[PDB]
RNA sequence: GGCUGGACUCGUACUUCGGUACUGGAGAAACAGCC
Numbered sequence: 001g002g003c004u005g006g007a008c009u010c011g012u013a014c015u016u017c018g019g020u021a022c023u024g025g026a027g028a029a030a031c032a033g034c035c
Stems, first nucleotide, its partner, number of pairs: 001035005008027003011022003
Other pairs, nucleotide, nucleotide, family: 005006cHS006030cWW014019tWW015018tHS023026cWH
C1' cells in the first nucleotide's frame, strides 16, 4: 500500500420491561488484525 471486524461505553426508537433492532447515531479518521 490493499483488504478485514472485535470486546466494550453510550445515544435513540419500539419494549408484555429481561431484552431486540438502528452508523445519512457517538466515542471510532480509534483499536486490532489479514494479504